Annotation: The depositors describe the entry as "E. coli 50S ribosomal subunit in complex with dirithromycin, fMet-Phe-tRNA(Phe) and deacylated tRNA(iMet)". The RNA (fMet-Phe-tRNA(Phe)) from Saccharomyces cerevisiae has 75 modelled nucleotides. The structure was determined by cryo-EM at 2.1 angstroms resolution and released in 2020. Pichkur et al. published it in Rna in 2020: "Insights into the improved macrolide inhibitory activity from the high-resolution cryo-EM structure of dirithromycin bound to theE. coli70S ribosome". Rfam match: tRNA. On this family, see Hou, Trends Biochem Sci 1993: "The tertiary structure of tRNA and the development of the genetic code". The organism belongs to Saccharomyces, within Eukaryota. The entry is indexed under 50S ribosomal subunit, dirithromycin, antibiotics, cryo-EM, RIBOSOME.

RNA sequence: GCGGAUUUAGCUCAGUUGGGAGAGCGCCAGACUGAAGAUCUGGAGGUCCUGUGUUCGAUCCACAGAAUUCGCACC
Numbered sequence: 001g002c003g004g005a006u007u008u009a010g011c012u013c014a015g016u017u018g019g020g021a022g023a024g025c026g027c028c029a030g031a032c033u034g035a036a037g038a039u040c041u042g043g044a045g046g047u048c049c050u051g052u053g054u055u056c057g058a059u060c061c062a063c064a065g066a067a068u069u070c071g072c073a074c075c
Stems, first nucleotide, its partner, number of pairs: 001072007010025003019056001027043004049065005
């Protein structure tokens, strides 16, 4: 220089295989103690990387970009 591949919540990641997404972990609170630590139970929080397309409708398909990552690169 090409090729892929992947980008989702504070952080680690599941997810849909088109009809607007979950669980941890941490948090904020509620319980428990003399007060706490561990359990314990709840509550929040995301324009599903950004841009433009297809589409009735896009996190999911398509291309651009932008990052990370895996392979190629005389004879």